An RNA structure, together with DNA, in which 53 nucleotides are resolved.
Crystals were grown from: 0.008 M magnesium acetate, 0.05 M sodium cacodylate pH6.5, 14% PEG 400.
Released in 2020, the model rests on X-ray diffraction data to a resolution of 3.3 A.
Li et al. published it in Proc.Natl.Acad.Sci.USA in 2020: "RNA extension drives a stepwise displacement of an initiation-factor structural module in initial transcription".
The entry has 5 different proteins, among them DNA-directed RNA polymerase subunit omega, DNA-directed RNA polymerase subunit beta' and ECF RNA polymerase sigma factor SigH.

Context: bound to proteins that are not shown
RNA sequence: CACCCUCGA
DNA sequence: TTGTGGGAGCTGTCACGGATGCA
DNA sequence: TGCATCCGTGAGTCGAGGGTG
Numbered sequence: 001c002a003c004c005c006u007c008g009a
Numbered sequence: 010t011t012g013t014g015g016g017a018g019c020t021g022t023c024a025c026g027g028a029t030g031c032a
Numbered sequence: 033t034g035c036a037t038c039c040g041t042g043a044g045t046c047g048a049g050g051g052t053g
Base pairs, nucleotide, nucleotide: 001053002052003051004050005049006048007047008046009045022043023042024041025040026039027038028037029036030035031034032033
């Protein structure tokens, strides 16, 4: 760098 | 470069407009 | 040559932590 997971208002 | 051999994935989305392809 | 079909669009903002190719 790109993609994924979880989470907050 | 020689007796045989053909993929992994997945539609479990909805609304809309207009070019496409067919009867 | 007249529409039904198919295809190609679009579908909220900001922030935090952790991965791997």

The PDB entry is titled "Mycobacterium tuberculosis initial transcription complex comprising sigma H and 5'-OH RNA of 9 nt".